Notes
Shown are 710 nucleotides from a PDB entry: RNA (23S ribosomal RNA, nucleotides 1275 to 2000) from Deinococcus radiodurans R1. It was solved by X-ray diffraction to 3.43 A. The entry has 27 different proteins, among them 50S ribosomal protein L4, 50S ribosomal protein L16 and 50S ribosomal protein L30. Rfam match: Bacterial large subunit ribosomal RNA. The family is grouped with related families in Rfam's "LSU clan". The literature on the family includes a 2002 paper in BMC Bioinformatics by Cannone et al., "The comparative RNA web (CRW) site: an online database of comparative sequence and structure information for ribosomal, intron, and other RNAs". Rfam 15.1 lists 51,934 matches to the family in 10,816 species.
Context: one part of a larger RNA, bound to proteins that are not shown
């Protein structure tokens, strides 16, 4: 090349009219509507992706048509942390692993220790706002560690070791509460009277967040205290823990 | 009982925010400034008060921080502790997409992707269903036509399975309330045995008032008036059961299963991985344990035959390897000697031979043979 | 003849050749299904035998109900099919 200007153009959620822009518009922009989702077809994250975000341009190709448009092309800008998540803390599985144990070689094991978050631990909230960042920036108020100075105090401090504890299941369920939503002739604000009526007792929207204090109200929630003894317990220790005995 | 400690959260005062909108400017539409009240009644979590209460068997991490205590050490006049200012605060991540034209699917792909939030009205309840809020969107070809055929749907005369491999598909059935309900049964069940009635609005009355009950009345063909919600029954076969399986033609009568049996295993256990007297698993388990095998709730039960094969136990005896032993036969040298084979006896496990064992492999009509 | 030759229970069975076995039930008419029988080509006790309430997107037969499955198709709807503008493939040859 033929198949051929054929099949198709990727969910039957649906699209009008006006205004604009431009060389050019069913397709880009604005307005007024109409449909569709609404335990979603909304919102916030973790993965993963990597400038795709924002601004100003562009119209080759990419876009299942168009395209003045875009997640496409060019340029420029944007990302802010003591407190959020990770590190300078911890450990599980697993990975390592001096020494150690084994094997024709390369190598295979393995106590301690190390690595390793999917878990433990840990100090801030409320707002504001660039075109584009926010528990990061600023505004108000707050907390944590480290260091030093000043006063109190003028005596003890407390380990690579001991102990306490961290510390953990499934189902069901009482009580108090908040987030949060509902009502109204509760309060506030703005307005108007529609085609028959209403003339407000109608309609519409809004109806508190943080922090400090307070002798106020308050369910619910967990705690025995202390002397003494035994060495054989925790390698010795211990004023700590365990055990035994006494006392309110 | 008490005793303490504790505040979830409520309240009051103060204060800093925010707040419907109002205002003026507008460079096309946004900038700055101002600011009202915050009531009573109700509902309410999987969140908070907590490490609450009770019950259950399968019996539910570790470690640092943290609190207390000494060892060693330093100080026993300038410690620990407290608040009081000051000073200091590193490294990485942070934009944007993120149930999706931005991640995985070769595409601006009807596929897939973990957690959190996810409003209102109606309907016992709800994340269901319908409609809607905030928010987001109409899925990047379009316009006409209203033929055959094709997909996805609505209604259907009389009939009602006659269709067909088969009622395949599609109807009917459907929510909640009340009445009522079989054989059979392991007494739990079958059972929602699907058979019958109710369902809407107004009024009066009564009650535990999101309503319900009773009486009276009204409306339509019709009142879970639209949406989401079973067709049912009688017999059998197989498996008891919930469960699992061929990612991309098979979901079952397959596999698992509790239960049962045979059998191995005395603990560096049998057994499995492994260059390996390393290591580990069995198991930080110790015959009420572990491995293997087949059977497969439960109930009534499970017979006959071991000749052959396997397996456990088998002093005689038969054969049997290397190896101990080494009589003798031969080679060479003149010889000392050096050498090539080489059997009786003795020599282990094993088979042959004997006994047993079938919830061991098996066998219980190639006309009885 | 070879160690013996089938104890219960079941049997035209997911096992059955002959086969649509013979009766019976159900249907107007039943190679299926159910019940019997038994003559088990080639049931049978943990490859378990025979039962069993309940369970099942299991398999088989039957009934009621309802119905476009059907007699036998009709009308209506939306989405393609057709027509115009735009972009524009494929196997095959």
């Nucleotide at each position: 090349a033929u198949g051929a200007g054929u099949a198709a153009c990727g969910a039957u959620a649906a699209a009008a009219g006006a205004a604009g822009u431009g060389a050019g518009a069913a397709u880009c922009u604005u307005c007024u509507u109409c449909g569709c989702c609404g335990u979603a077809a909304g919102g916030a994250c973790a993965a993963g992706g990597g400038u795709u975000c924002c601004u100003g341009g562009g119209g080759a190709a990419g876009g299942g048509u168009c395209g003045u448009c875009c997640g496409c092309c060019c340029a420029g800008g944007g990302a802010a942390a003591g407190u959020c998540g990770g590190g300078a803390c911890c450990u599980a599985a697993g990975g390592u692993g001096a020494g150690g144990c084994c094997g024709a070689a390369c190598g295979g094991c393995g106590c301690a220790g190390c690595c390793g978050a999917u878990g433990g631990a840990c100090a801030g909230c409320a707002g504001g706002u660039c075109a584009a960042g926010a528990u990061u920036c600023c505004u108000g108020c707050a907390c944590c560690g480290a260091u030093c100075a000043u006063g109190u105090g003028g005596a003890g401090u407390g380990a690579u070791g001991g102990a306490g504890g961290g510390a953990c299941g499934c189902a069901u369920u009482a009580c108090g509460c908040u987030a949060u939503c509902c009502a109204a002739u509760g309060c506030c604000a703005a307005g108007c009277u529609a085609u028959g009526g209403c003339u407000a007792u109608g309609c519409u929207g809004g109806u508190u967040g943080g922090u400090a204090c307070g002798c106020u109200c308050a369910a619910g929630g967990g705690c025995g205290a202390u002397c003494g003894g035994g060495u054989c317990a925790g390698a010795a220790a211990a004023u700590c823990u365990a055990c035994c005995g006494g006392u309110c | 009982a008490u005793g303490c400690c504790u505040c979830a959260g409520a309240c009051g005062u103060a204060u800093c925010g925010g707040g419907a909108g109002c205002u003026u400017c507008c460079u096309c539409g946004g900038a700055a400034g101002c600011g009202a009240a915050g009531u009573u009644g109700g509902a309410a979590a999987c969140g908070c008060g907590a490490c609450g209460g009770u019950g259950c068997c399968a019996a539910g991490a570790a470690a640092a921080g943290c609190u207390u205590c000494u060892a060693a050490a330093c100080g026993u006049u300038g410690a620990a502790a407290c608040a009081u200012g000051a000073u200091u605060g590193c490294c990485c991540g942070u934009a944007c997409c993120g149930c999706a034209a931005a991640c995985c699917g070769a595409c601006a792909c009807a596929g897939g992707u973990g957690u959190c939030c996810g409003a209102g009205u109606g309907u016992c309840a709800a994340u269901g269903c319908a409609c809607u809020a905030a928010g987001g969107c109409g899925c990047g070809c379009g316009a006409g036509a209203g033929a055959a055929c094709c997909c996805u749907c609505g209604u259907u005369a009389a009939g009602g399975a006659a269709c067909u491999u088969u009622g395949c598909a599609a109807u009917c059935u459907c929510a909640c309330c009340c009445c009522g309900u079989a054989a059979c049964u392991u007494c739990g069940g079958a059972a929602g045995a699907a058979g019958g009635g109710g369902u809407c609005c107004c009024c009066a009355c009564g009650c535990u008032u999101c309503g319900c009950g009773u009486g009276g009345g009204g409306c339509g063909c019709a009142g879970u008036g639209a949406a989401u919600a079973g067709g049912c029954c009688c017999a059998g076969g197989c498996g008891a059961c919930u469960g699992u399986u061929u990612a991309c033609c098979a979901a079952a009568a397959u596999c698992a299963c509790a239960g049962c049996a045979c059998u191995c295993u005395g603990c560096c256990a049998a057994c499995a991985c492994g260059a390996a007297c390393a290591g580990u698993g069995g198991a930080c388990g110790u015959a009420u344990a572990g491995g293997g095998u087949g059977u497969g709730a439960c109930g009534c039960c499970u017979g006959c035959c071991c000749g052959g094969u396997g397996c456990c136990g088998g002093a005689a005896g038969g054969u049997c390897a290397a190896g101990u032993g080494g009589a003798g036969c031969g080679g060479u040298g003149c010889a000392a000697g050096c050498u090539g084979c080489g059997a009786a006896a003795u020599g282990a496990a094993g088979c042959c031979c004997c006994g047993g064992u079938g919830a061991a492999c098996g066998g219980c009509g190639a006309c009885c043979g | 003849c070879u160690a013996a030759g089938g104890u219960a229970g079941c049997g035209a069975a997911a096992u059955u050749c002959c086969u649509u076995g013979u009766c019976g039930g159900g249907u107007a008419a039943g190679u299926u299904c159910c019940g019997a029988c038994c003559u088990g080509c080639a049931c049978g006790a943990a490859a378990g035998g025979c039962g069993u309430a309940a369970c099942g997107a299991u398999c088989u037969g039957g009934g009621c109900g309802c119905u476009g499955u059907c007699u036998c198709a009709a009308c209506g709807a939306g989405g393609g099919a057709c027509u115009c503008g735009g972009u524009g493939a494929a196997a095959u040859u």
Entry title: The large ribosomal subunit from Deinococcus radiodurans in complex with avilamycin. The work is reported in "Avilamycin and evernimicin induce structural changes in rProteins uL16 and CTC that enhance the inhibition of A-site tRNA binding" (Krupkin et al., Proc.Natl.Acad.Sci.USA, 2016).